Source information
The depositors describe the entry as "Human RNA Polymerase III de novo transcribing complex 10 (TC10)". Solved structure of RNA with a sequence from Homo sapiens, together with DNA, 111 nucleotides shown. The sample was in a buffer at pH 8. The entry is indexed under Transcription initiation, complex, TRANSCRIPTION/DNA/RNA, TRANSCRIPTION-DNA-RNA complex. Method: electron microscopy, resolution 3.5 angstroms. The entry became public in 2025.
[PDB]
Context: bound to proteins that are not shown
DNA sequence: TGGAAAGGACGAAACACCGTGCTCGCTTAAGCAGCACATATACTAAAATTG
DNA sequence: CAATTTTAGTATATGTGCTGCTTAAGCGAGCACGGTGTTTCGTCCTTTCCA
C1' cells in the first nucleotide's frame, strides 16, 4: 500500500 | 589421537529467461437493464418477360 | 406495349451476446508480497600429515 475478516452504525 | 592443510565439493546468494513440471482446461455464471448488432427476412417495388 | 412475376434493396423488426450498475461511514486486526534455473563466491569438512 492492498485485500480480507470481525464488528457499532 | 588430537590439532592442521591443500585443494573440492556444495550450498547460498546476486544475473537473469519462460509461462506450468508436461504446454490444459474448469465452473459460475450474482441480478436486472438499457444499448448493440447479427440475421433474416418480409414487402414491396421496379424491371424484365410472354401474351 | 403492357399486366405478371421474379429478384434485390433496403427497411425494418425481433433476439442475444456486452457492459454497467448494486448505502453511509467508524472502528479494530492478521498477512504477505513471482522464481527458477545458472552462475559465482564462500566454507568445511573426506582424508593424508604432524607430534
Nucleotide at each position: 500500500u492492498g485485500c480480507u475478516c470481525g464488528c457499532u452504525u
The entry has 18 different proteins, among them DNA-directed RNA polymerases I and III subunit RPAC2, DNA-directed RNA polymerase III subunit RPC5 and DNA-directed RNA polymerase III subunit RPC8. The 2025 paper behind the entry is "Structural insights into human Pol III transcription initiation in action".